[PDB]
Molecule: RNA HAMMERHEAD RIBOZYME
RNA sequence: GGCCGAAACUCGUAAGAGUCACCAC
RNA sequence: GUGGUCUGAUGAGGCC
Numbered sequence: 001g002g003c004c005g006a007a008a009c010u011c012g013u014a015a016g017a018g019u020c021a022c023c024a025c
Numbered sequence: 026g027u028g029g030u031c032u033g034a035u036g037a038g039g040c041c
Base pairs, nucleotide, nucleotide: 001041002040003039004038009018010017011016021030022029023028024027025026
Other pairs, nucleotide, nucleotide, family: 005036tWS005037tHS006036tHS007035cWS008019cWW012014tHS020031cWW020032cHS032034tHS
């Protein structure tokens, strides 16, 4: 750096799903 | 990249 991903958040009756912008150096 | 703000807008832990 890439992939997974417990947890929290938001949506959702549920099953499930999602992932905001700035600055310093 | 490190650090710090911010938002509902997340990342303990692992694997490569």